[PDB]
Background: Solved structure of RNA, 37 nucleotides shown. The work is reported in "Structure and functional reselection of the Mango-III fluorogenic RNA aptamer" (Trachman 3rd. et al., Nat. Chem. Biol., 2019). Released in 2019, the model rests on X-ray crystallography data to a resolution of 1.55 A.
């Protein structure tokens, strides 16, 4: 990196990654963790 899986605000941004404040919820869309390749 890809696939599968996981965690809310004591990892962070409040003219921000976001028309979901939720672990993200067909999707879009930060960062991190586990297994496999």
């Nucleotide at each position: 990196g890809u696939a599968c899986g996981a965690a809310g605000g004591a990892a962070g941004g409040u003219u921000u990654g976001g028309u979901a404040u939720g672990g993200g919820g067909u999707a879009g869309u930060u960062g991190u963790c586990g297994u496999a390749c």
The entry is indexed under Aptamer, fluorescence, RNA, G-quadruplex.
The PDB entry is titled "Structure of the Mango-III (A10U) aptamer bound to TO1-Biotin".
Ions in the entry include magnesium, sodium and potassium.
Crystallisation conditions: 0.1 M NaCacodylate pH 7.1, PEG3350 16%, 0.25 M Magnesium Acetate.